The depositors describe the entry as "MultiBody Refinement of 70S Ribosome from Enterococcus faecalis".
The RNA (16S rRNA, nucleotides 3 to 936) from Enterococcus faecalis OG1RF has 909 modelled nucleotides.
The entry has 44 different proteins, among them 50S ribosomal protein L30, 50S ribosomal protein L5 and 30S ribosomal protein S20.
Released in 2020, the model rests on cryo-EM data to a resolution of 2.9 A.
Rfam match: Bacterial small subunit ribosomal RNA. The family is grouped with related families in Rfam's "SSU clan". A reference for the family is Yusupov et al. (2001), "Crystal structure of the ribosome at 5.5 A resolution", Science.
NCBI's taxonomy places the organism under Bacteria, Bacillati, Bacilli, Enterococcus, Enterococcus faecalis.
Murphy et al. published it in Sci Rep in 2020: "Cryo-electron microscopy structure of the 70S ribosome from Enterococcus faecalis".
[PDB]
Context: one part of a larger RNA, bound to proteins that are not shown
């Protein structure tokens, strides 16, 4: 660290449902926007993929071959 | 042409490519979490220890020439190297068997001794180099440890449906054989008939799991995006090979769909790596720079590779911080809105004066992130015949993509930088004009038809602010599934009643045990998160250091009140014996009287019957009435009563036969034998169904008469099933006290049914006490009121059934039951903001 309100009736108490006042988000969209810091960004079709890149290294294991001096 | 270096090219050989990076399709199971086990196991590189490192052989790519090829690519001949490959030696410390000793939780483990068959290896670069034959370092072979990584088995835990109850045939166990790192039906041959299930097997649907995250006072409920761990997959589906490790993410082989190049014979491919594209969608980024830092591969090292990663770009997507000026300024300037025409409000707000420069702009300066490898000199230690080198110390020297980035200093200017929602009640904030149930508004109440604070504009005002509103999704409010924390007389809700298998719960007491329960110590519950203390970025978001917390967890040591288990003991609950009482309790078989109908006979004259009035009907083939006799069926007047009996449905004349339960006294006996009861069985008014009887009165359907506007009704005259018996079926009622069963406790007064005790005693008629039924009144307490109240709807414990707004609807679909009629079980789509109880 446990707050509630409106709405059944000519008026009432009880039962009872429906609705609202708080938060949060990988969010979307309407109107509107000056900056910095730190984070986040295909949730759908595990759909089909142009183009470049993402894994090589060793001449102090071994024989060859091409140059420049 | 003989030369040594520097820079390229393919090839053989080693190591790496099983990591790092992506995604969540499959999976309800040792997949994951937590806790254990392996005396059934493997492990490249890395660290330590012991022992080796001998001596031979035959090839091949490259290269050279040559054939077929559209190509991808294939063949043939000849020469050549090794740390490539293969045999011979030597090594058993490995495994196995035998004896010995010690030991363990079966199988077995350790150590020591022997015996048998067997198995390896490679050089390169340096130093000393008198032949020196020595040696530093990195590699090579065998055996043992460590570390690290993997493998298998087990306890417990996390989802919906019973309108899904049966599932298994290598299935469950044994014997042996094969097989694997390894135990094992893992796979074989034989032998047997087992295994799993209401404590939910099997099937179907949905889903990666966790640390964690949001919400809630908590218990809980809802999610598994960024970040870390485990798993699974790599165009769809099968397989193996190489290797320490794969059944392999940019590897091989086969099949399939798709796409592409071809000289038609054939060939090539796989973004769920980073960017990017078309498509799907309400919706989601650049075809960027660099290996300077941290990590990874190879190499002795310089280094080479690295879309990991470090940076930059795009987007208010989020959180945090700072702005769009500051001070003084009146009788309230002009304008806008309103006005009762005086004024009021926007409003110290503008103006005016003096200041400021966070930001903006221009100009200067300007970082930390960097530690190093390598290369030179110099020292120490352990090895050496000695030096080179090994292993660390001290000193010079050497490198920034971001980027001229952050930041700091100078000048100039209030100049470039405020919008979105709301204002009838909930819920903070009101007046004008326009329009007239129109145009429109609404989350729920509800607004709009001439003076609308509810529609649309203007002025003003309120909430928040670089944002503000709207839709969608989840938790709260919701005690509206109630363990925490609700109910069933009339609001929704006690099965129509019993009998009972499994289960749940159980009287008093002595000793014991330690399963639940309580408690101590040890291990573990990663890191990052939430939280507590401390510290760094000008603050804060954010970043770092030290802690707590979180288990229903494991192991081992204590306690003994309660619940469970074991050995006893007791009599109050429960039953039995003995002695008595009442009764429309049930089944079978006979019997009585009163009345209604029909029949027979006598007497008997014109009506009878019926209605609010009439009519239909019966009657002069002699009705009704009246008298006597018969036939049949069904129900039992008075008694008769808020009386009796039964679990309920129910049971009323009388006699006999067969039979169930209750009550009261006693104190022989047993010794907790008790209560409740899902699934299952038994019984269950009336109507209805089948077979065969019976049939007087009454009476659905039906016919005729009336009434009315009509009358397929109410009224009158008739009248069939049925109502009755035997045997089967059905299984429902306002089956009601709308009140489940058991047990104990809590004022009084008064009736009646069946008993037992005491007194006075003809007490057998009266007074008192006491059990069990059945009614009335009334207190505490309870209830929303009505009301209930020792026969609770009060105070409490045990067990079962059932409810969660009203319609749709006891409907549809499936399933079981029934000859049928139907019964039992039992939804959703959609629609409304109420429907109810009691009282005024």
């Nucleotide at each position: 660290u446990g707050a509630g309100a409106g709405u059944u009736u000519g008026a009432u108490c009880c039962u009872g449902g429906c609705u609202c006042a708080g938060g949060a988000c990988g969010a979307a969209c309407g109107c509107u926007g000056g900056c910095g810091g730190c984070g986040u960004g295909c949730c759908u079709a595990a759909u089909a993929c142009a183009u470049g890149c993402a894994a090589g290294u060793c001449g102090a294991a071994c024989g060859c071959u091409u140059c420049u001096u | 042409g003989g030369a040594a270096a520097g820079a390229g090219g393919a090839g053989u050989g080693g190591c790496g490519g099983a990591c790092g990076g992506g995604u969540g399709a499959g999976u309800a199971a040792c997949a994951c979490g937590u806790g254990g086990g392996u005396a059934a196991c493997c492990u490249a590189c890395c660290c330590a220890u012991c022992a080796g490192a001998g001596g031979g052989g035959g090839a091949u790519a490259a290269c050279a020439c040559u054939u077929g090829g559209a190509a991808a690519c294939a063949g043939g001949u000849g020469c050549u190297a090794a740390u490539a490959c293969c045999g011979c030696a030597u090594a058993a410390c490995a495994g196995u068997u035998u004896a010995u000793g010690c030991c363990g939780c079966a199988u077995g483990g350790c150590a020591u001794a022997a015996g048998a068959g067997u198995g390896a290896a490679a050089g390169g670069c340096g130093c000393u180099u008198u032949c020196g034959g020595g040696u530093g370092u990195c590699g090579c072979u065998g055996a043992u440890g460590g570390a690290u990584g993997g493998a298998c088995c087990c306890g417990c835990g996390g989802u919906g449906c019973a309108u899904u109850a049966g599932c298994u045939a290598g299935u469950u166990g044994g014997u042996g054989a094969g097989g694997u790192a390894a135990c094992g039906g893992c796979u074989c041959a034989c032998c047997a008939a087992g295994g799993c299930c209401a404590c939910g097997a099997u099937g179907c649907a949905u889903a990666g799991c966790c640390g964690a995250c949001c919400u809630g006072a908590g218990a809980g409920g809802g999610u598994g995006a960024u970040c870390g761990g485990c798993c699974a997959c790599a165009c769809u589906g099968g397989g193996a090979c190489u290797g320490a490790g794969a059944c392999a993410c940019g590897g091989c082989c086969c099949a399939g769909a798709c796409u592409c190049c071809u000289a038609c014979g054939g060939g090539a491919g796989g973004c769920a790596g980073c960017a990017g594209u078309a498509g799907g969608g309400a919706a989601u980024c650049u075809u960027c720079g660099g290996c300077a830092a941290u990590g990874g591969a190879c190499g002795a090292a310089a280094g080479u590779c690295u879309g990991a990663c470090c940076g930059a770009g795009c987007a208010a997507c989020g959180c945090c911080g700072c702005g769009u000026g500051a001070g003084u300024g009146a009788a309230g300037a002009a304008g806008g809105u309103u006005u009762u025409c005086g004024g009021a409000u926007c409003g110290u707000a503008a103006a005016a004066c003096u200041c400021u420069g966070u930001u903006g702009u221009u100009a200067g300066a300007g970082a930390a992130g960097a530690a190093c490898a390598a290369g030179g000199a110099c020292g120490u230690u352990a090895g050496u015949a000695a030096c080179u080198g090994a292993a660390c110390g001290u000193c010079c020297c050497c490198u920034g993509a971001c980027g001229g980035u952050a930041u700091c200093u100078a000048a100039c200017c209030a100049g470039a930088a405020a919008g979105c929602c709301a204002c009838g009640g909930c819920u903070a904030a009101c007046u004008a004009c326009g329009u007239g149930c129109c145009a429109g508004c609404a989350g729920c109440c509800g607004c709009g038809g001439u003076a609308a604070u509810a529609c649309g504009u203007a002025g003003g005002u309120g909430g928040c602010a670089a944002g503000c509103g709207u839709u969608g999704u989840c938790c709260g409010g919701a005690u509206u599934u109630a363990u925490u924390g609700g109910g069933c007389g009339u609001a929704a809700a006690g099965c129509g009643a019993g009998c009972g298998c499994a289960g749940g719960c159980g009287g008093u007491u002595u000793c014991u045990u330690a399963a639940g329960u309580c408690u101590g110590a040890u291990g573990u519950g990663a890191a990052a998160g939430c939280c507590c203390c401390c510290g760094g970025c000008u603050c804060a978001a954010c970043c770092g250091g030290g802690g707590a917390g979180g288990g229903u967890c494991a192991u081992u040591g204590g306690a003994a009140a309660c619940u469970g288990g074991g050995a006893g003991a007791c009599u109050u609950g429960a039953g039995u014996g003995c002695a008595g009482a009442a009764g429309a309790g049930g089944a079978g078989a006979g019997u009585g009287g009163a009345a209604u109908u029909c029949c027979a006979u006598g007497u008997g004259u014109a009506g009878c019957g019926g209605u609010g009035a009439a009519a239909u009907g019966c009657g002069u083939a002699g009705a009704u009435a009246u008298a006597u006799g018969g036939a049949g069926g069904a129900a039992c007047a008075c008694c008769a009563g808020u009386g009796g009996c039964g679990a309920a449905g129910g049971c009323g004349g009388c006699u006999c036969u067969c039979u169930g339960g209750u009550c009261u006294g006693u104190a022989a006996c047993u010794g907790a034998c008790g209560c409740u009861g899902a699934g299952g069985c038994u019984c269950g008014a009336a109507a209805g169904c089948g077979u065969g009887g019976g049939g007087a009165g009454c009476a659905a359907a039906c016919a005729g008469g009336a009434u009315u506007a009509g009358a397929u009704a109410c009224c009158c005259u008739g009248g069939u099933a049925g109502u009755c018996c035997a045997c089967g079926c059905c299984g429902u009622a306002a089956a009601c006290g709308a009140u489940g069963a058991g047990u104990g406790c809590u004022a009084a007064g008064u009736g009646u049914u069946g008993g037992a005790g005491g007194g006075u005693u003809u007490c057998c008629g009266c007074c008192c006490u006491u059990c069990a039924g059945u009614g009335c009144u009334g207190c505490a307490g309870c209830a929303a009121a009505c009301g209930c109240a020792u026969u609770a709807a009060g105070c409490a414990c045990u067990c079962c059934g059932c409810c969660u707004g009203g319609g749709g609807a006891g409907u549809a679909c499936g399933a079981c039951c029934g000859c049928a009629a139907g019964g039992u079980u039992g939804a959703a789509a959609c629609u409304c903001a109420a429907a109810g109880g009691a009282a005024u």